[PDB]
Context: bound to proteins that are not shown
RNA sequence: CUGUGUUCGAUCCACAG
Numbered sequence: 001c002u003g004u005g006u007u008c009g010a011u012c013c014a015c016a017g
Stems, first nucleotide, its partner, number of pairs: 001017005
C1' cells in the first nucleotide's frame, strides 16, 4: 500500500498479503 476485522464515524489500531 491493498484487503479483511473489531458491537457504527480506526484514514488513526490489529491481522493477512